[PDB]
Solved structure of RNA (Sarcin/Ricin 28S rRNA), 27 nucleotides shown. Sample source: THE 28S ribosomal RNA WAS CHEMICALLY SYNTHESIZED. THE SEQUENCE OF THE 28S ribosomal RNA IS NATURALLY FOUND IN Rattus rattus (RAT). Crystallisation conditions: ammonium sulfate, K-MOPS, magnesium chloride, spermine, cobalt chloride, pH 7.0, VAPOR DIFFUSION, HANGING DROP, temperature 295K.

RNA sequence: GGUGCUCAGUAGGAGACGAACCGCACC
Repeated sequence: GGUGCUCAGUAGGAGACGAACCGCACC
RNA backbone atom coordinates (compact mmCIF):
# COMPACT_ATOMS: atom_id res chain seq x y z
O5' G A 1 -0.78 2.84 2.35
C5' G A 1 -0.66 3.36 1.02
C4' G A 1 -0.67 2.25 0.00
C3' G A 1 -1.91 1.37 0.00
O3' G A 1 -2.95 1.97 -0.75
C1' G A 1 0.00 0.00 0.00
P G A 2 -4.49 1.76 -0.29
O5' G A 2 -4.81 0.27 -0.76
C5' G A 2 -4.67 -0.10 -2.12
C4' G A 2 -4.87 -1.58 -2.27
C3' G A 2 -6.12 -2.16 -1.64
O3' G A 2 -7.25 -1.98 -2.48
C1' G A 2 -4.28 -3.51 -1.08
P U A 3 -8.67 -1.59 -1.83
O5' U A 3 -9.22 -2.98 -1.30
C5' U A 3 -9.35 -4.08 -2.19
C4' U A 3 -9.53 -5.35 -1.41
C3' U A 3 -10.54 -5.33 -0.28
O3' U A 3 -11.86 -5.47 -0.76
C1' U A 3 -8.61 -6.40 0.47
P G A 4 -13.04 -4.61 -0.10
O5' G A 4 -13.45 -5.46 1.19
C5' G A 4 -13.92 -6.79 1.05
C4' G A 4 -13.75 -7.56 2.35
C3' G A 4 -14.40 -7.00 3.59
O3' G A 4 -15.80 -7.27 3.63
C1' G A 4 -12.22 -7.71 4.12
P C A 5 -16.80 -6.23 4.35
O5' C A 5 -16.44 -6.35 5.90
C5' C A 5 -16.66 -7.56 6.60
C4' C A 5 -15.92 -7.55 7.93
C3' C A 5 -16.35 -6.52 8.96
O3' C A 5 -17.54 -6.91 9.63
C1' C A 5 -14.00 -6.69 8.94
P U A 6 -18.60 -5.79 10.08
O5' U A 6 -17.89 -5.02 11.28
C5' U A 6 -17.61 -5.68 12.51
C4' U A 6 -16.52 -4.96 13.28
C3' U A 6 -16.85 -3.57 13.80
O3' U A 6 -17.56 -3.66 15.05
C1' U A 6 -14.71 -3.55 12.78
P C A 7 -18.74 -2.62 15.38
O5' C A 7 -17.97 -1.25 15.64
C5' C A 7 -16.94 -1.16 16.62
C4' C A 7 -16.10 0.07 16.39
C3' C A 7 -16.84 1.40 16.32
O3' C A 7 -16.96 1.93 17.64
C1' C A 7 -15.31 1.24 14.51
P A A 8 -18.33 2.63 18.10
O5' A A 8 -19.50 1.75 17.47
C5' A A 8 -20.85 1.97 17.86
C4' A A 8 -21.78 1.84 16.67
C3' A A 8 -21.76 0.51 15.94
O3' A A 8 -23.03 0.31 15.33
C1' A A 8 -21.19 2.19 14.43
P G A 9 -23.90 -0.98 15.71
O5' G A 9 -25.26 -0.77 14.90
C5' G A 9 -26.24 0.16 15.35
C4' G A 9 -25.93 1.55 14.84
C3' G A 9 -26.99 2.62 15.13
O3' G A 9 -26.31 3.87 15.25
C1' G A 9 -26.61 2.57 12.85
P U A 10 -27.08 5.15 15.86
O5' U A 10 -26.02 5.78 16.86
C5' U A 10 -25.59 5.06 18.01
C4' U A 10 -24.14 5.37 18.31
C3' U A 10 -23.73 6.81 18.07
O3' U A 10 -23.93 7.58 19.24
C1' U A 10 -22.20 5.37 17.00
P A A 11 -24.48 9.09 19.11
O5' A A 11 -23.29 9.85 18.36
C5' A A 11 -22.08 10.16 19.05
C4' A A 11 -21.11 10.87 18.13
C3' A A 11 -21.63 12.07 17.38
O3' A A 11 -21.63 13.22 18.20
C1' A A 11 -20.35 10.75 15.93
P G A 12 -22.92 14.17 18.25
O5' G A 12 -22.99 14.84 16.80
C5' G A 12 -21.81 15.19 16.08
C4' G A 12 -22.12 15.33 14.61
C3' G A 12 -23.48 15.92 14.23
O3' G A 12 -23.49 17.33 14.27
C1' G A 12 -23.06 14.01 12.91
P G A 13 -24.79 18.10 14.80
O5' G A 13 -25.88 17.91 13.66
C5' G A 13 -25.60 18.28 12.32
C4' G A 13 -26.67 17.75 11.39
C3' G A 13 -28.11 17.78 11.88
O3' G A 13 -28.67 19.08 11.77
C1' G A 13 -27.69 15.70 10.86
P A A 14 -29.49 19.70 13.01
O5' A A 14 -30.73 18.73 13.21
C5' A A 14 -31.70 19.00 14.21
C4' A A 14 -33.09 18.79 13.67
C3' A A 14 -33.31 17.52 12.84
O3' A A 14 -33.60 16.41 13.68
C1' A A 14 -34.20 19.38 11.69
P G A 15 -33.01 14.96 13.33
O5' G A 15 -33.75 14.54 11.98
C5' G A 15 -35.17 14.44 11.94
C4' G A 15 -35.65 14.40 10.52
C3' G A 15 -35.07 13.30 9.64
O3' G A 15 -35.81 12.09 9.78
C1' G A 15 -34.95 15.36 8.50
P A A 16 -35.12 10.67 9.44
O5' A A 16 -34.80 10.76 7.88
C5' A A 16 -35.85 10.74 6.93
C4' A A 16 -35.30 10.92 5.53
C3' A A 16 -34.17 9.99 5.14
O3' A A 16 -34.69 8.79 4.59
C1' A A 16 -33.55 12.21 4.67
P C A 17 -33.94 7.40 4.85
O5' C A 17 -32.69 7.47 3.87
C5' C A 17 -31.38 7.13 4.32
C4' C A 17 -30.48 8.34 4.29
C3' C A 17 -29.02 8.07 4.64
O3' C A 17 -28.28 7.72 3.48
C1' C A 17 -29.81 9.90 5.92
P G A 18 -27.24 6.49 3.55
O5' G A 18 -26.13 6.99 4.57
C5' G A 18 -25.53 8.27 4.42
C4' G A 18 -24.73 8.62 5.65
C3' G A 18 -24.00 7.49 6.35
O3' G A 18 -22.77 7.18 5.70
C1' G A 18 -25.15 8.73 7.96
P A A 19 -22.09 5.74 5.93
O5' A A 19 -21.25 5.93 7.27
C5' A A 19 -19.82 5.95 7.24
C4' A A 19 -19.32 7.37 7.10
C3' A A 19 -17.86 7.58 7.48
O3' A A 19 -17.00 7.32 6.38
C1' A A 19 -19.15 9.14 8.64
P A A 20 -15.98 6.08 6.46
O5' A A 20 -14.63 6.76 6.96
C5' A A 20 -14.25 8.04 6.51
C4' A A 20 -13.65 8.83 7.65
C3' A A 20 -12.55 8.13 8.43
O3' A A 20 -11.31 8.24 7.75
C1' A A 20 -14.05 9.19 9.92
P C A 21 -10.20 7.08 7.90
O5' C A 21 -9.58 7.35 9.34
C5' C A 21 -9.40 8.67 9.80
C4' C A 21 -8.78 8.66 11.16
C3' C A 21 -8.09 7.36 11.55
O3' C A 21 -6.77 7.34 11.04
C1' C A 21 -9.48 8.07 13.31
P C A 22 -5.90 6.00 11.17
O5' C A 22 -5.84 5.76 12.74
C5' C A 22 -5.81 4.45 13.26
C4' C A 22 -6.03 4.49 14.74
C3' C A 22 -5.97 3.12 15.39
O3' C A 22 -4.63 2.80 15.70
C1' C A 22 -7.99 4.17 15.99
P G A 23 -3.89 1.63 14.90
O5' G A 23 -4.59 0.31 15.46
C5' G A 23 -5.08 0.27 16.80
C4' G A 23 -6.21 -0.72 16.92
C3' G A 23 -6.01 -2.04 16.20
O3' G A 23 -5.23 -2.94 16.99
C1' G A 23 -8.18 -1.22 15.75
P C A 24 -4.17 -3.90 16.27
O5' C A 24 -5.06 -5.04 15.62
C5' C A 24 -5.73 -5.98 16.45
C4' C A 24 -6.66 -6.83 15.64
C3' C A 24 -6.08 -7.51 14.43
O3' C A 24 -5.25 -8.60 14.79
C1' C A 24 -8.19 -6.66 13.88
P A A 25 -4.01 -9.00 13.85
O5' A A 25 -4.69 -9.89 12.72
C5' A A 25 -5.65 -10.88 13.07
C4' A A 25 -6.29 -11.43 11.82
C3' A A 25 -5.35 -11.65 10.66
O3' A A 25 -4.73 -12.92 10.78
C1' A A 25 -7.20 -10.43 9.91
P C A 26 -3.19 -13.10 10.34
O5' C A 26 -3.25 -13.15 8.74
C5' C A 26 -4.03 -14.14 8.08
C4' C A 26 -4.39 -13.69 6.69
C3' C A 26 -3.24 -13.26 5.80
O3' C A 26 -2.55 -14.38 5.27
C1' C A 26 -4.99 -11.72 5.56
P C A 27 -0.98 -14.26 4.95
O5' C A 27 -0.91 -13.34 3.65
C5' C A 27 -1.47 -13.76 2.41
C4' C A 27 -1.41 -12.65 1.39
C3' C A 27 -0.06 -11.98 1.17
O3' C A 27 0.89 -12.75 0.46
C1' C A 27 -1.74 -10.34 1.25